[PDB]
RNA sequence: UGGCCGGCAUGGUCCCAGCCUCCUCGCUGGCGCCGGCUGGGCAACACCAUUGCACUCCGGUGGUGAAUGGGAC
Numbered sequence: 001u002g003g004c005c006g007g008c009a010u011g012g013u014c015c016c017a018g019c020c021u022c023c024u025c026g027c028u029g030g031c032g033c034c035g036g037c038u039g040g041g042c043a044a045c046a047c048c049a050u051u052g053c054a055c056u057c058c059g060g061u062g063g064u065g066a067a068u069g070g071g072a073c
Stems, first nucleotide, its partner, number of pairs: 002038007012073006018031003022040002045062004
Other pairs, nucleotide, nucleotide, family: 001003tHS020066cSS021026tWH022043cWS025026cHS030067tWS041043cHS041063tHS042045tHS042062tWH044063cWW
């Protein structure tokens, strides 16, 4: 990190604000960099496909390949 590891960088601790997100949307969550393995669900959102006659819910794929600054000690 949904769950897990490696490399690198990075003094600490709070406070405010902004921003981010499919897997506890928020203040006792997160918001340096690179790479790799992998679980769940389509519920929302997006996209793809669907013009389909049911009374048993029930197509597929995708997203974190995310988000900054300032202030105080």
Solved structure of RNA (HDV ribozyme), 73 nucleotides shown. It comes from the structure "Hepatitis Delta Virus gemonic ribozyme precursor with C75U mutation and bound to monovalent cation Tl+". Primary citation: Ke et al., Structure (2007), "Structural roles of monovalent cations in the HDV ribozyme". Released in 2007, the model rests on X-ray diffraction data to a resolution of 2.4 angstroms. Keywords: Tl+-bound, structural protein-RNA COMPLEX. Crystals were grown from: containing 5-10% (v/v) MPD, 50 mM sodium cacodylate, pH 6.0, 40-80 mM NaCl, 30 mM SrCl2, and 15-50 mM spermine HCl, VAPOR DIFFUSION, HANGING DROP, temperature 277K. Protein in the same entry: U1 small nuclear ribonucleoprotein A. An Rfam search finds the family "Hepatitis delta virus ribozyme" in it. Rfam describes the family as follows. The hepatitis delta virus (HDV) ribozyme is necessary for viral replication and is thought to be the only catalytic RNA known to be required for viability of a human pathogen. The ribozyme acts to process the RNA transcripts to unit lengths in a self cleavage reaction. The ribozyme is found to be active in vivo in the absence of any protein factors and is the fastest known naturally occurring self-cleaving RNA. For this family Rfam cites "Crystal structure of a hepatitis delta virus ribozyme" (Ferre-D'Amare et al., Nature, 1998).